[PDB]
Molecule: RNA PSEUDOKNOT
């Protein structure tokens, strides 16, 4: 630096992590509508 965290949308929400740059990856629940 950036990619993520959510993957049919939408109501709530911030923060933090990773890996890139030169390798790879593991992380929201409910609810309402669709």
């Nucleotide at each position: 630096g950036g990619c993520g965290c959510a993957g049919u949308g939408g109501g709530c929400u911030a923060g933090c992590g990773c890996c890139a740059c030169u390798c790879a990856a593991a992380a929201g629940g409910c609810c309402c509508a669709u």